[PDB]
Released in 2020, the model rests on solution-state NMR data. An RNA structure (RNA C-JUN TL) with a sequence from Homo sapiens, in which 49 nucleotides are resolved. Walker et al. published it in J.Mol.Biol. in 2020: "Structure of the RNA Specialized Translation Initiation Element that Recruits eIF3 to the 5'-UTR of c-Jun". The PDB entry is titled "Solution structure of a c-JUN 5' UTR stem-loop associated with specialized cap-dependent translation initiation". The entry is indexed under RNA, c-JUN, mRNA, eIF3, cap-dependent, specialized translation initiation. The entry is an ensemble of 10 models.
RNA sequence: GGCAGUAUAGUCCGAACUGCAACUUCGGUUCACCUUCUCUCUAACUGCC
Numbered sequence: 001g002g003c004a005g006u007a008u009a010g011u012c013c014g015a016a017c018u019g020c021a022a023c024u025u026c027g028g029u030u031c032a033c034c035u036u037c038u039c040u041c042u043a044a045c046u047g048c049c
Stems, first nucleotide, its partner, number of pairs: 001049006008043003014037003018032002021030003
Other pairs, nucleotide, nucleotide, family: 001002cHS011040cWW024027tWS025027tHS
C1' cells in the first nucleotide's frame, strides 16, 4: 500500500422467518421488531507480494 483469506461490527438494499401488532370475506394484506440469507461500502485481524 496492492491482492487474497477469515471473523465480527457498522452502513444501505432485497428476500425469507417471527409477532394474532393491525385489518380482513380467514384467503390475504399492512405495520413493527428480532433472526437468517444475499448485495454495496468502511473498519479490524491474518496471509502473500